The RNA from Escherichia coli has 24 modelled nucleotides. The depositors describe the entry as "Structure of loop E FROM E. coli 5S RRNA". Crystallisation conditions: pH 6.00, VAPOR DIFFUSION. Primary citation: Correll et al., Cell(Cambridge,Mass.) (1997), "Metals, motifs, and recognition in the crystal structure of a 5S rRNA domain".

RNA sequence: CCGAUGGUAGUG
RNA sequence: GCGAGAGUAGGC
Repeated sequence: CCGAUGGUAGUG
Repeated sequence: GCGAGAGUAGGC
RNA backbone atom coordinates (compact mmCIF):
# COMPACT_ATOMS: atom_id res chain seq x y z
O5' C A 1 -0.83 2.86 2.33
C5' C A 1 -0.69 3.37 1.01
C4' C A 1 -0.68 2.25 0.00
C3' C A 1 -1.92 1.37 0.00
O3' C A 1 -2.96 1.98 -0.77
C1' C A 1 0.00 0.00 0.00
P C A 2 -4.52 1.69 -0.41
O5' C A 2 -4.75 0.19 -0.87
C5' C A 2 -4.65 -0.19 -2.25
C4' C A 2 -4.82 -1.68 -2.39
C3' C A 2 -6.10 -2.26 -1.79
O3' C A 2 -7.22 -2.11 -2.66
C1' C A 2 -4.26 -3.61 -1.16
P G A 3 -8.70 -1.84 -2.05
O5' G A 3 -8.99 -3.09 -1.07
C5' G A 3 -9.07 -4.41 -1.58
C4' G A 3 -9.24 -5.41 -0.45
C3' G A 3 -10.29 -5.09 0.61
O3' G A 3 -11.56 -5.55 0.15
C1' G A 3 -8.28 -5.69 1.68
P A A 4 -12.89 -4.75 0.55
O5' A A 4 -13.29 -5.37 1.96
C5' A A 4 -14.39 -6.26 2.06
C4' A A 4 -13.99 -7.64 1.62
C3' A A 4 -14.96 -8.69 2.14
O3' A A 4 -16.07 -8.80 1.25
C1' A A 4 -12.77 -9.35 2.68
P U A 5 -17.54 -8.41 1.78
O5' U A 5 -17.80 -9.47 2.95
C5' U A 5 -17.86 -10.88 2.67
C4' U A 5 -17.84 -11.67 3.97
C3' U A 5 -18.75 -11.15 5.08
O3' U A 5 -20.12 -11.52 4.92
C1' U A 5 -16.63 -11.60 6.00
P G A 6 -21.28 -10.52 5.43
O5' G A 6 -21.11 -10.49 7.02
C5' G A 6 -21.31 -11.69 7.82
C4' G A 6 -20.92 -11.43 9.25
C3' G A 6 -21.60 -10.25 9.94
O3' G A 6 -22.90 -10.61 10.40
C1' G A 6 -19.29 -10.20 10.40
P G A 7 -24.09 -9.52 10.38
O5' G A 7 -23.65 -8.43 11.45
C5' G A 7 -23.54 -8.77 12.84
C4' G A 7 -22.91 -7.64 13.63
C3' G A 7 -23.53 -6.26 13.53
O3' G A 7 -24.75 -6.20 14.29
C1' G A 7 -21.18 -6.06 13.44
P U A 8 -25.98 -5.29 13.76
O5' U A 8 -25.46 -3.81 13.96
C5' U A 8 -24.98 -3.34 15.24
C4' U A 8 -24.24 -2.02 15.10
C3' U A 8 -24.94 -0.88 14.38
O3' U A 8 -25.89 -0.21 15.22
C1' U A 8 -22.70 -0.97 13.68
P A A 9 -27.12 0.58 14.56
O5' A A 9 -26.48 1.91 13.95
C5' A A 9 -25.86 2.90 14.79
C4' A A 9 -25.31 4.01 13.93
C3' A A 9 -26.31 4.67 13.00
O3' A A 9 -27.12 5.60 13.73
C1' A A 9 -24.31 4.26 11.81
P G A 10 -28.68 5.75 13.38
O5' G A 10 -28.70 6.13 11.83
C5' G A 10 -28.24 7.41 11.37
C4' G A 10 -28.16 7.43 9.84
C3' G A 10 -29.42 7.11 9.06
O3' G A 10 -30.26 8.27 9.00
C1' G A 10 -27.62 5.90 8.11
P U A 11 -31.86 8.11 8.84
O5' U A 11 -32.09 7.38 7.43
C5' U A 11 -31.78 8.02 6.19
C4' U A 11 -31.92 7.02 5.05
C3' U A 11 -33.31 6.42 4.91
O3' U A 11 -34.15 7.27 4.14
C1' U A 11 -31.70 4.68 4.82
P G A 12 -35.75 7.14 4.26
O5' G A 12 -36.14 6.01 3.20
C5' G A 12 -36.06 6.26 1.78
C4' G A 12 -36.34 5.01 0.97
C3' G A 12 -37.72 4.39 1.10
O3' G A 12 -38.70 5.21 0.45
C1' G A 12 -36.11 2.68 0.98
O5' G B 1 -33.83 -7.89 3.84
C5' G B 1 -34.16 -8.38 2.54
C4' G B 1 -34.15 -7.27 1.51
C3' G B 1 -32.86 -6.48 1.40
O3' G B 1 -31.93 -7.21 0.58
C1' G B 1 -34.66 -4.96 1.51
P C B 2 -30.33 -7.10 0.87
O5' C B 2 -30.00 -5.56 0.56
C5' C B 2 -30.11 -5.04 -0.76
C4' C B 2 -29.84 -3.54 -0.75
C3' C B 2 -28.50 -3.10 -0.18
O3' C B 2 -27.47 -3.20 -1.17
C1' C B 2 -30.19 -1.75 0.75
P G B 3 -25.98 -3.66 -0.74
O5' G B 3 -25.54 -2.64 0.40
C5' G B 3 -25.23 -1.26 0.10
C4' G B 3 -25.04 -0.47 1.38
C3' G B 3 -23.98 -1.00 2.34
O3' G B 3 -22.67 -0.63 1.88
C1' G B 3 -25.94 -0.51 3.58
P A B 4 -21.41 -1.57 2.21
O5' A B 4 -20.99 -1.08 3.66
C5' A B 4 -19.85 -0.18 3.86
C4' A B 4 -20.25 1.27 3.61
C3' A B 4 -19.21 2.28 4.05
O3' A B 4 -18.22 2.52 3.03
C1' A B 4 -21.29 2.92 4.95
P G B 5 -16.66 2.39 3.39
O5' G B 5 -16.40 3.46 4.53
C5' G B 5 -16.36 4.88 4.24
C4' G B 5 -16.16 5.67 5.52
C3' G B 5 -15.07 5.16 6.45
O3' G B 5 -13.79 5.57 5.98
C1' G B 5 -16.98 5.55 7.74
P A B 6 -12.55 4.54 6.02
O5' A B 6 -12.30 4.23 7.56
C5' A B 6 -11.89 5.28 8.48
C4' A B 6 -12.07 4.81 9.92
C3' A B 6 -11.41 3.49 10.28
O3' A B 6 -10.01 3.66 10.53
C1' A B 6 -13.60 3.47 11.13
P G B 7 -8.97 2.50 10.11
O5' G B 7 -9.33 1.24 11.03
C5' G B 7 -9.16 1.24 12.47
C4' G B 7 -9.85 0.04 13.07
C3' G B 7 -9.37 -1.32 12.59
O3' G B 7 -8.20 -1.73 13.29
C1' G B 7 -11.70 -1.30 12.50
P U B 8 -7.11 -2.66 12.56
O5' U B 8 -7.81 -4.10 12.53
C5' U B 8 -8.12 -4.78 13.74
C4' U B 8 -8.87 -6.06 13.43
C3' U B 8 -8.23 -7.03 12.44
O3' U B 8 -7.18 -7.80 13.02
C1' U B 8 -10.50 -6.82 11.91
P A B 9 -5.95 -8.32 12.10
O5' A B 9 -6.54 -9.59 11.33
C5' A B 9 -7.02 -10.74 12.06
C4' A B 9 -7.67 -11.73 11.13
C3' A B 9 -6.80 -12.21 9.98
O3' A B 9 -5.90 -13.21 10.44
C1' A B 9 -8.93 -11.66 9.15
P G B 10 -4.35 -13.20 9.95
O5' G B 10 -4.41 -13.30 8.37
C5' G B 10 -5.03 -14.40 7.71
C4' G B 10 -5.23 -14.07 6.23
C3' G B 10 -4.03 -13.48 5.51
O3' G B 10 -3.15 -14.52 5.04
C1' G B 10 -5.96 -12.21 4.97
P G B 11 -1.56 -14.22 4.79
O5' G B 11 -1.54 -13.38 3.44
C5' G B 11 -2.03 -13.93 2.19
C4' G B 11 -2.08 -12.86 1.12
C3' G B 11 -0.76 -12.16 0.82
O3' G B 11 0.07 -13.00 0.03
C1' G B 11 -2.48 -10.54 0.95
P C B 12 1.69 -12.80 0.05
O5' C B 12 1.91 -11.48 -0.78
C5' C B 12 1.56 -11.44 -2.18
C4' C B 12 1.76 -10.05 -2.75
C3' C B 12 3.16 -9.47 -2.62
O3' C B 12 4.07 -10.03 -3.59
C1' C B 12 1.57 -7.81 -2.10